[PDB]
Context: bound to proteins that are not shown
RNA sequence: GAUGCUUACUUAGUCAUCUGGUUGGCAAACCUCCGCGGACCUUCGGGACCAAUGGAGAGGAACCCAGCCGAGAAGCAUCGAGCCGGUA
RNA sequence: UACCGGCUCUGACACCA
RNA sequence: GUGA
Numbered sequence: 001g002a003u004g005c006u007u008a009c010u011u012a013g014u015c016a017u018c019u020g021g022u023u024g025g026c027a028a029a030c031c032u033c034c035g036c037g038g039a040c041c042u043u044c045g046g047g048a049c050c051a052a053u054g055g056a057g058a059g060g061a062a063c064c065c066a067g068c069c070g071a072g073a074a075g076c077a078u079c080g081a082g083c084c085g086g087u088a
Numbered sequence: 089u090a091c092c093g094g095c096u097c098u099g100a101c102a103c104c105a
Numbered sequence: 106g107u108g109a
Base pairs, nucleotide, nucleotide: 001079002078004076005075006074007073009072010071011070013101014100015099020069021068022067023066024065025064031057032056033055037050038049040047041046081096082095083094084093085092086091087090088089
C1' cells in the first nucleotide's frame, strides 16, 4: 500500500472543492428579562463589564445537548512493495 | 530458490491560550 | 503607540 473488525473515542488546530451532512430535544446545559451589589470610561446622553451557596420565563433559527449517517483516531488481523540474516 | 523473524511501512502545516 |  489495499482490505476487514472493534472502540463509554474524535469530527470546535487549520488546509487538502471540509465548524461534515441530517433528525430532534425529560432532565440538564445553553438562552432572554430583571440586578443583592459593585465598578471602568464619559461628549453626563450613556457606552462597556463583573455579579449572589438568587428570582422567574423560553427558544430548539441561534447557542446547548442527544441520536443516526459519512468521515479519521487508535488496537488487532490478512496480503502486497522495499531492506537484512541464517537454515534448507 | 523458498520460509520464518524484525524494520521503513500511512498527507502537508501549525500550536504565547 | 496612534488610527481606518

The RNA with a sequence from a metagenome has 109 modelled nucleotides. The work is reported in "Cryo-EM structure of the RNA-guided ribonuclease Cas12g" (Li et al., Nat.Chem.Biol., 2021). The entry also contains CRISPR-Cas, not shown here. It was solved by cryo-EM to 3.1 angstroms. On the sample the depositors note: hot spring metagenome. The sample was in a buffer at pH 7.5. Ions in the entry include zinc.